[PDB]
RNA backbone atom coordinates (compact mmCIF):
# COMPACT_ATOMS: atom_id res chain seq x y z
O5' N A 1 -1.69 2.91 2.13
C5' N A 1 -0.73 3.27 1.13
C4' N A 1 -0.68 2.25 0.00
C3' N A 1 -1.92 1.37 0.00
O3' N A 1 -2.88 1.92 -0.90
C1' N A 1 0.00 0.00 0.00
P N A 2 -4.35 1.28 -1.01
O5' N A 2 -4.05 -0.27 -1.31
C5' N A 2 -3.61 -0.68 -2.62
C4' N A 2 -3.14 -2.13 -2.63
C3' N A 2 -4.30 -3.09 -2.45
O3' N A 2 -4.86 -3.38 -3.73
C1' N A 2 -2.40 -3.79 -1.17
P N A 3 -6.33 -4.01 -3.86
O5' N A 3 -6.13 -5.50 -3.29
C5' N A 3 -5.37 -6.46 -4.04
C4' N A 3 -4.83 -7.57 -3.15
C3' N A 3 -5.90 -8.58 -2.81
O3' N A 3 -5.89 -9.60 -3.81
C1' N A 3 -4.61 -8.05 -0.87
P N A 4 -7.26 -10.13 -4.46
O5' N A 4 -7.74 -11.24 -3.40
C5' N A 4 -6.78 -12.03 -2.70
C4' N A 4 -7.29 -12.46 -1.33
C3' N A 4 -8.80 -12.54 -1.31
O3' N A 4 -9.19 -13.85 -1.72
C1' N A 4 -7.91 -11.66 0.75
P N A 5 -10.75 -14.25 -1.80
O5' N A 5 -11.00 -14.96 -0.38
C5' N A 5 -10.04 -15.89 0.14
C4' N A 5 -10.25 -16.14 1.63
C3' N A 5 -11.72 -16.16 1.99
O3' N A 5 -12.22 -17.48 1.80
C1' N A 5 -10.52 -14.88 3.59
P N A 6 -13.77 -17.81 2.08
O5' N A 6 -14.05 -17.03 3.46
C5' N A 6 -13.84 -17.67 4.72
C4' N A 6 -14.23 -16.78 5.88
C3' N A 6 -15.74 -16.56 5.92
O3' N A 6 -16.32 -17.55 6.78
C1' N A 6 -14.50 -14.56 6.50
P N A 7 -17.92 -17.66 6.93
O5' N A 7 -18.23 -16.64 8.14
C5' N A 7 -18.28 -17.12 9.49
C4' N A 7 -18.37 -15.97 10.49
C3' N A 7 -19.79 -15.41 10.56
O3' N A 7 -20.51 -16.10 11.58
C1' N A 7 -18.27 -13.64 10.28
P N A 8 -22.12 -16.12 11.57
O5' N A 8 -22.50 -14.59 11.93
C5' N A 8 -22.72 -14.21 13.29
C4' N A 8 -23.33 -12.81 13.39
C3' N A 8 -24.70 -12.75 12.73
O3' N A 8 -25.69 -13.03 13.72
C1' N A 8 -23.38 -10.93 11.98
P N A 9 -27.10 -13.69 13.30
O5' N A 9 -27.76 -12.55 12.37
C5' N A 9 -28.05 -11.26 12.91
C4' N A 9 -28.26 -10.23 11.80
C3' N A 9 -29.51 -10.53 10.99
O3' N A 9 -30.60 -9.81 11.56
C1' N A 9 -27.68 -10.08 9.53
P N A 10 -32.11 -10.37 11.43
O5' N A 10 -32.39 -10.26 9.85
C5' N A 10 -32.51 -8.97 9.23
C4' N A 10 -32.70 -9.09 7.72
C3' N A 10 -33.74 -10.14 7.37
O3' N A 10 -35.04 -9.52 7.31
C1' N A 10 -31.80 -10.54 6.10
P N A 11 -36.03 -9.67 8.56
O5' N A 11 -36.90 -10.98 8.20
C5' N A 11 -38.15 -10.87 7.49
C4' N A 11 -37.98 -10.92 5.97
C3' N A 11 -38.44 -12.27 5.37
O3' N A 11 -39.61 -12.05 4.57
C1' N A 11 -36.12 -11.97 4.99
P N A 12 -40.68 -13.24 4.36
O5' N A 12 -40.04 -14.01 3.10
C5' N A 12 -40.51 -13.76 1.77
C4' N A 12 -39.38 -13.19 0.92
C3' N A 12 -39.28 -13.85 -0.47
O3' N A 12 -39.15 -12.81 -1.42
C1' N A 12 -37.56 -14.59 1.03
P N A 13 -40.26 -12.62 -2.56
O5' N A 13 -39.44 -12.97 -3.90
C5' N A 13 -38.59 -14.12 -3.94
C4' N A 13 -37.32 -13.83 -4.74
C3' N A 13 -36.08 -14.40 -4.05
O3' N A 13 -35.18 -14.85 -5.06
C1' N A 13 -36.02 -12.00 -4.04
P N A 14 -34.25 -16.14 -4.79
O5' N A 14 -33.26 -15.60 -3.64
C5' N A 14 -32.17 -14.74 -3.98
C4' N A 14 -31.53 -14.12 -2.75
C3' N A 14 -30.59 -15.11 -2.09
O3' N A 14 -29.28 -14.55 -2.15
C1' N A 14 -32.30 -14.38 -0.54
P N A 15 -28.32 -14.84 -3.40
O5' N A 15 -28.56 -13.53 -4.30
C5' N A 15 -27.79 -12.35 -4.07
C4' N A 15 -28.67 -11.17 -3.69
C3' N A 15 -27.85 -9.91 -3.50
O3' N A 15 -28.72 -8.79 -3.73
C1' N A 15 -28.76 -10.58 -1.41
P N A 16 -28.16 -7.42 -4.35
O5' N A 16 -28.50 -6.34 -3.20
C5' N A 16 -27.46 -5.59 -2.57
C4' N A 16 -27.96 -4.89 -1.31
C3' N A 16 -26.81 -4.35 -0.49
O3' N A 16 -26.50 -3.03 -0.95
C1' N A 16 -28.27 -5.51 0.94
P N A 17 -24.97 -2.53 -1.00
O5' N A 17 -24.60 -2.41 0.56
C5' N A 17 -25.08 -1.30 1.33
C4' N A 17 -25.27 -1.68 2.79
C3' N A 17 -23.95 -1.79 3.52
O3' N A 17 -23.58 -0.49 3.99
C1' N A 17 -25.37 -3.60 4.12
P N A 18 -22.04 -0.03 3.97
O5' N A 18 -21.46 -0.70 5.32
C5' N A 18 -21.73 -0.12 6.59
C4' N A 18 -21.59 -1.13 7.72
C3' N A 18 -20.14 -1.49 7.96
O3' N A 18 -19.60 -0.56 8.90
C1' N A 18 -21.48 -3.46 7.97
P N A 19 -18.01 -0.29 8.96
O5' N A 19 -17.50 -1.47 9.92
C5' N A 19 -17.81 -1.45 11.31
C4' N A 19 -17.92 -2.86 11.88
C3' N A 19 -16.55 -3.48 12.09
O3' N A 19 -16.09 -3.13 13.40
C1' N A 19 -17.94 -5.04 10.99
P N A 20 -14.51 -3.01 13.68
O5' N A 20 -14.00 -4.52 13.46
C5' N A 20 -14.09 -5.48 14.52
C4' N A 20 -13.91 -6.91 14.02
C3' N A 20 -12.46 -7.19 13.68
O3' N A 20 -11.78 -7.57 14.88
C1' N A 20 -13.91 -8.19 12.07
P N A 21 -10.27 -7.07 15.14
O5' N A 21 -9.41 -8.11 14.27
C5' N A 21 -9.29 -9.47 14.68
C4' N A 21 -8.98 -10.40 13.51
C3' N A 21 -7.62 -10.09 12.90
O3' N A 21 -6.62 -10.82 13.61
C1' N A 21 -9.24 -10.56 11.20
P N A 22 -5.06 -10.54 13.33
O5' N A 22 -4.80 -11.31 11.94
C5' N A 22 -4.34 -12.67 11.94
C4' N A 22 -3.92 -13.13 10.55
C3' N A 22 -2.78 -12.28 10.01
O3' N A 22 -1.54 -12.90 10.36
C1' N A 22 -4.48 -12.43 8.37
P N A 23 -0.15 -12.12 10.12
O5' N A 23 0.20 -12.50 8.59
C5' N A 23 0.71 -13.80 8.27
C4' N A 23 0.78 -14.01 6.76
C3' N A 23 1.89 -13.16 6.14
O3' N A 23 3.05 -13.98 6.00
C1' N A 23 -0.14 -12.72 5.02
P N A 24 4.50 -13.41 6.41
O5' N A 24 4.81 -12.36 5.23
C5' N A 24 5.02 -12.81 3.89
C4' N A 24 4.61 -11.75 2.87
C3' N A 24 5.58 -10.60 2.85
O3' N A 24 6.70 -10.87 2.00
C1' N A 24 3.30 -9.85 2.68
RNA sequence: GGAGUGCCUGAGCUGUGGCACUCC

Annotation:
Shown are 24 nucleotides from a PDB entry: RNA (Human telomerase RNA CR7 terminal hairpin loop). Entry title: Solution structure of the CR7 terminal hairpin loop from human telomerase RNA. Method: solution NMR. The entry became public in 2007. Sample source: RNA is synthesized using in vitro transcription with T7 RNA polymerase and a partially double-stranded DNA template. The entry is indexed under loop, wobble base pair, syn G, RNA. The work is reported in "Structural and functional characterization of human telomerase RNA processing and cajal body localization signals" (Theimer et al., Mol.Cell, 2007).